[PDB]
Context: one part of a larger RNA, bound to proteins that are not shown
RNA sequence: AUAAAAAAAUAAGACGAGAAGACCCUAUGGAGCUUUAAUUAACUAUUCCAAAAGUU
RNA sequence: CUUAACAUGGACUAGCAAUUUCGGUUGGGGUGACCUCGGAGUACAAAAAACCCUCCGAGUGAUUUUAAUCUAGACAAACCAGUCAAAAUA
RNA sequence: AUCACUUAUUGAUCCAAAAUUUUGAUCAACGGAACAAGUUACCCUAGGGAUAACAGCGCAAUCCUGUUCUAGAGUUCCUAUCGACAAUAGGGUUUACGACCUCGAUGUUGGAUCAGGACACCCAAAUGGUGCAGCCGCUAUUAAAGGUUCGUUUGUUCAACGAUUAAAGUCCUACGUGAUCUGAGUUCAGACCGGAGCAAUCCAGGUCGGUUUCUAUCUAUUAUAAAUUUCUCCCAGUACGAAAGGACAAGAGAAAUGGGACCAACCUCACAAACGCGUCUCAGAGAUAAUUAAUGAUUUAAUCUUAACCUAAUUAACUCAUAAUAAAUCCAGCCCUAGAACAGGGCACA
Numbered sequence: 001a002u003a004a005a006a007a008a009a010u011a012a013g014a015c016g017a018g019a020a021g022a023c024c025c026u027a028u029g030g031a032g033c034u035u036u037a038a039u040u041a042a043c044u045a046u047u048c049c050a051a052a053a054g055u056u
Numbered sequence: 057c058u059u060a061a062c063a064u065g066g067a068c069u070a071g072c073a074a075u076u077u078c079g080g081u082u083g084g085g086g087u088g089a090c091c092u093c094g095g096a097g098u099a100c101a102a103a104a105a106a107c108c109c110u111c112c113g114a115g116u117g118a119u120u121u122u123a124a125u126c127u128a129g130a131c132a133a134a135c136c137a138g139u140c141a142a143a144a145u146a
Numbered sequence: 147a148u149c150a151c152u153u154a155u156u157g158a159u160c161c162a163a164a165a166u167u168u169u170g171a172u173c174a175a176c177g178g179a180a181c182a183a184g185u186u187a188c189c190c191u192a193g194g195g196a197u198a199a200c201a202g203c204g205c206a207a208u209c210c211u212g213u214u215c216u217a218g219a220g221u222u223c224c225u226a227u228c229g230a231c232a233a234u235a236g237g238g239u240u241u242a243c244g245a246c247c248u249c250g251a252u253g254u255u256g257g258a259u260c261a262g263g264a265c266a267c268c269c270a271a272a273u274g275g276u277g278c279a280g281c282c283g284c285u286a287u288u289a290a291a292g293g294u295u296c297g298u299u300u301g302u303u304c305a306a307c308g309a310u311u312a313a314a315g316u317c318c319u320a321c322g323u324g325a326u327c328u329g330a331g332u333u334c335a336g337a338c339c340g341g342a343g344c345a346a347u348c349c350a351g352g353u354c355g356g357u358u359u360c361u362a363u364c365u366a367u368u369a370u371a372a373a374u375u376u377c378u379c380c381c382a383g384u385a386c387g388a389a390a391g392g393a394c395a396a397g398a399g400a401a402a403u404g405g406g407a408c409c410a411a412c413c414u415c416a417c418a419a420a421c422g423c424g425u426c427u428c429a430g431a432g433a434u435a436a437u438u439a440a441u442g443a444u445u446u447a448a449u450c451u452u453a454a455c456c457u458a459a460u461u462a463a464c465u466c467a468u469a470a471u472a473a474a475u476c477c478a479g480c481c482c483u484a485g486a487a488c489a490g491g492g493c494a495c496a
Stems, first nucleotide, its partner, number of pairs: 008368003012365003016360002024194004029190002031186004037076004043071003047067004052059002079091003088108001092114006115176001116150004120123001124145002129140003135177001161170003201248001202246001203244002207241001209237006218228002255330001256328003260322001261319005268293002271288006295309005336354004340349003370469002373403007386391001404428005412422001414420001430466003437459003479493004
C1' cells in the first nucleotide's frame, strides 16, 4: 500500500522458455591432420646374398 | 662365371603406410621462470612450520695417517631412506 | 680420517656386464614410465562457476571532486585569477587488482525507439568578488519543473570538420534498453596478402563473405488541467567612458517548441470521414535558497539576529485558489460523429 474476480493491450522483471556452454580451463578422456616425436610390419618397388637350374 | 619368366628364406634403400603419447606447479591458462640437496632469515627463547618469500651455496676438490669386525642403547622418521654409539674382538 | 663456514657433493627396485667381491644414470620432471613431439577456428565427449572473457560485488594503486598550508606567479600586492614541496577528508565511471554469484547458457560493441534518476549546472532564473567604467568577460554561492540541433568521414562511442542555436552539460541505470528492432562491428565454419613455422596450422594484423527463434502463465503497467523559450520593437545611441564602443529594468509585438483540441478553407482525399503540410488555445495567489537592508541586546559604540519582537526585499520547485467529472436501477430491438467484446448517447415531434 491493498474488496473480489474476467476480457483487451505493452514487454521492464520472474538472473523468462528452449538446448547437461560450441568460449575458457581440467580428465595420465577421444579423434582428424603434419612431420626431424618414439617404436616399426604388411604391401608396392628397389638392390644383394643364399636357394633353384646349368656351366665351367 | 651365367639367370627367361614365375618364386621362397634373410638382409638393405625408399615410397605409401601402422601403433602410441604429447610432464607438473602456477593468484585462469599460454609465454617467462622453477622442480632434488644444505646454510641463514621469515620461524626472536624445546622441536615443527608455508609462498612464483628475502639472501648465499652444492651436483666436488686437497691430502695422508688408509680411516677395521661384531654387538648394548638411542635420535630421527608415514614408509623408504637417514643418523650417533659403550662394551667385546683384533 | 682431515682441511675447504663442513653442514651439501648425491639416485630405489628390476635388468645388464663383470670376479669371487663388485661396478652401472642431467633416470636434473632429481621416490626414478625400458623406449613417444607438433598442431586443431573442422573438432567431439565428461565435467567446472573448484577457474578466465561479459556484467555485478570488494578495494581505490591509478582516476575523480573538496578543503587545510603559503613558497611562488600576478610590475608593488600570497589567496581577482592561479599555486611547487606537502597535509586531511570524501566519490565509485576509468585502466588494473581480487576470484565472491552464475559454464543442466546472467546472449556480449555501437546505433534505432522510449527514456527513469544524480547534480560534481551547459542553457534559462536570483545573486557575492574582480586586476568589474559600460560591452564582453574570468571566478564563487543558491537553484534540477523544462530544454540540451541538423550534416560530411569512420562499425565506431571518442575525434576532426561544415552550418547553426539560449544552450548544442558531466554522468549512472546489467558500459539502460536485442521474449521491441538493427548486426556495420567483434566472434565459428570459405578465402586471399604480408609474416612465422619443414609442415599441419598460426598473428587484440589487415581484407571480402556469412541463419537474430518464442503463441505472455505471474508481477508491473495502459490519458485530468492550472506553460517554457527565443527574437524583434521601443527606451535611449541615451545612463557609462577621453573618445572607440555601447546596458539591464519597465512596457507593447511577433514567432518557435511542448501540453490540449479541431476541419470553414487549403492540401492528402473515388465514403458522408479520417488526416497535416492547415486552424485554434494556453493562467492567478502563497511560500522560501543564496544573498541585500531597517530597529537592536549579550558588550549600554557597534552590529541583518544559531538574540528577541514586528520585520522588509528577492529563483526554481512545491502547495492551493480556480477549472474538469459529479441526476441510484426501463432498457427487447434498431440507429450513431460511442465502440474489440461488454459499456455510453439517440429512437415524442419531423
The RNA (MITORIBOSOMAL 16S RRNA, nucleotides 1034 to 1569) from Sus scrofa has 496 modelled nucleotides.
Entry title: Structure of the large subunit of the mammalian mitoribosome, part 1 of 2.
Lineage of the source: Eukaryota > Euteleostomi > Sarcopterygii > Amniota > Sus.
An Rfam search finds the family "Bacterial large subunit ribosomal RNA" in it.
The reconstruction used 141,675 particles.